This is an experimental structure of RNA (Large Subunit rRNA, nucleotides 1 to 368; 5.8S rRNA, nucleotides 1 to 142) from Giardia lamblia ATCC 50803, with 474 nucleotides shown. Rfam match: Archaeal large subunit ribosomal RNA. The family has 91 seed sequences and 2,955 matches in Rfam 15.1. Method: electron microscopy, resolution 3.33 angstroms. The entry became public in 2023. Entry title: Giardia ribosome in POST-T state, no E-site tRNA (A6). The sample was in a buffer at pH 7.5. Among the 71 different proteins in the entry, which are not shown, are Ribosomal protein S3, Ribosomal protein S9 and Ribosomal protein L27a.

Context: one part of a larger RNA, bound to proteins that are not shown
RNA sequence: GGCGGGCCUGAGGCGGCGGGGGCGACGGGCGGAACUUAAGCAUAUCAGUACGCCCCGGAGGAGAAACCAACCGGGAUUCCCCGCUAGCGGCGAGCGACGCGGGAGGAGCCCGCCCCGAAGGCGCGCUGUGGG
RNA sequence: GCCGCGAGGGGGCCCGAGGGCCCCGCCCGAGAGGGUGCAAGCCCCGUACGGC
RNA sequence: GAGUAGCGCUGCUUGAGCGUGCAGCGCGAAGGGAGGCGCGGCCCUUCCAAGGCUAAAUACGCCCCGGGACCGAUAGCGGACCAAGUAGCGCGAGCGAACGGUGAAAAGGACGCCCUGCGGCCGCUCAAAAGACCUGAACCCGGCCGGC
RNA sequence: GCACGCCCCGCCGGCGGAUGCCUCGGCCCGGGCGGCGACGAAGAGCGCGGCGGAGCGCGAGACGCGGUGCGGACCCGCCCGCCCCGAGAAGCACCGAUCCUCGAACGCAGCGCGCCCCGGCGCCGCCGCCUCGGCGCCUGCC
Numbered sequence: 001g002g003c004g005g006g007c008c009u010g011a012g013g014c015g016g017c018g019g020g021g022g023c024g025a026c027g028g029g030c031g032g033a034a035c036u037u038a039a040g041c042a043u044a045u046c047a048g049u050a051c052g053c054c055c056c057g058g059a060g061g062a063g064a065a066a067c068c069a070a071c072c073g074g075g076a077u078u079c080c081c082c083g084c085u086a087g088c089g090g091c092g093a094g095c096g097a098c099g100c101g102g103g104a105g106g107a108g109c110c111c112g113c114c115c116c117g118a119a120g121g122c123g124c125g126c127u128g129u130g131g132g
Numbered sequence: 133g134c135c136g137c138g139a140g141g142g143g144g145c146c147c148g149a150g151g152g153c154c155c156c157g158c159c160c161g162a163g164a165g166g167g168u169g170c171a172a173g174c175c176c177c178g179u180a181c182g183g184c
Numbered sequence: 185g186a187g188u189a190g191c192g193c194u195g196c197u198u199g200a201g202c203g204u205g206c207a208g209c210g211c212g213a214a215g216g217g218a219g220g221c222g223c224g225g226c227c228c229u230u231c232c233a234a235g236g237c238u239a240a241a242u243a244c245g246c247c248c249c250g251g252g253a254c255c256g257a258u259a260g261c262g263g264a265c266c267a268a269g270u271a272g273c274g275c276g277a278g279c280g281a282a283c284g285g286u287g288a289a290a291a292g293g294a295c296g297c298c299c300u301g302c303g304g305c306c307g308c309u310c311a312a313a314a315g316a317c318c319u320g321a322a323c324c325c326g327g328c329c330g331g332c
Numbered sequence: 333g334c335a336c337g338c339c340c341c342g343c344c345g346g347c348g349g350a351u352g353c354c355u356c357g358g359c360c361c362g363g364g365c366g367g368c369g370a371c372g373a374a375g376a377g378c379g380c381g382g383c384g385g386a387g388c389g390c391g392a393g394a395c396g397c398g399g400u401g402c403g404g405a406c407c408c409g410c411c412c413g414c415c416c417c418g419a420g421a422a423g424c425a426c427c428g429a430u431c432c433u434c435g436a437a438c439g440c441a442g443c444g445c446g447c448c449c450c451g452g453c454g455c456c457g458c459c460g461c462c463u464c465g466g467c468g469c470c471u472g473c474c
Base pairs, nucleotide, nucleotide: 001474002473003472004471005470006469007468008466010464011463012462013461014460015459016458017457018456019455021368026057027055028054029053030052031051037044041090067074068073078104079103080102081101087095088094108237109236110235111185115131116130120124133184134183135182142155143154144153145152157174158173159163165177166176167175190211191210192209193208194207195206196205215232216231217230218229219228244366247364248363249362250361251360252359254358255357272279273278284354285353292317296305297304298303318352324346325345326344327343328342330339331338332337375434376433377432378391379390380389382410383409397428398427399426400425401424402423406413439445440444446453447452
């Protein structure tokens, strides 16, 4: 150099199942103004707004502390009442939370790791299915 | 979630027509309403009272 | 629970102020995080990031249902009218109206007279012509009458 | 002077749509639902009525059809069709179908052109399956 198999990457075809697009609201993600206010105008403000794009669901997001606090301490999240002021800002114009306290409502969990090692959902899977 | 029944008013005068007026009554667990030739608890629907 | 937490530099952002959260790039741990003024020690309280799920209380349009100290047709939706995002307009994106009501019942007009005919005239129906329509104001105009 | 134009002592009549009155409409605030789609949606076009234009509604089975449970005389013109202890008008609730062309739009275009053995023929995944490719890792050979 030719030839059969196993693996590991890749192609073409068939099935079975799903995706796509629509709703002037609410809900999440991203991109993102300016008019305006500052009696001008740049930082600022407007505004983390309009608008653009992209995803859901009947709700969505959030969610069981790498939490708050500083005590004769609480204890996931969400909404409400209050705190309205700590702060921030040509400290100018403006901006601005939370923690207590009262409520509605309440519910807790699971994997990896590790132990077994196919006991499994067995054409898959030991580069870890399944149980603890 | 559906399916029901469902009360009790006459006369007089007038008016195009009373649901108007004037006298008297009746039903209200119904006088919430809507319709009907005018403003109706008793004319019609309904309403209150139910069932499965 | 690792290219992660952190940190250096930048950028965005936040009330967060020698950084509130995020991100790029560079560098990168181990017991770490936090305690609202940075830094280096010493503690003390508190928790375990870099994996995942989770109902409830909350929000809200189309649509349907009900209520209103709501408006009453130049108002109230642009749109109450059998045909409104319609008729129309703009190459197009887009824009965008007007228009409710006869009467209880259509009983929506018997007849005759004329007219070349139209149409008129009477009247009819109806409570009323209310006759293409409820009321029918103002402006404006025509007759007749009365004035300057 | 008359006419005109004014003004109105009043009387009628046009023109317009004000004012009242109404009102199957809006708006506002609560409920309540939260229910579309390759099994083809939303939307669009074309058709469909005995007389048929618009709108509604349907889809060549078309202004509807089948089934069930009610309901019980109509059907706005002209109809013709019902009428009857069931015979079945209007109406109503459901359920089963049909459902043209476009459209996420699906053989390719957009209205024209293929393929294919007759069933169909779009893409993107996921999971199996089938046919294979590799001087990737080797193994068996000669």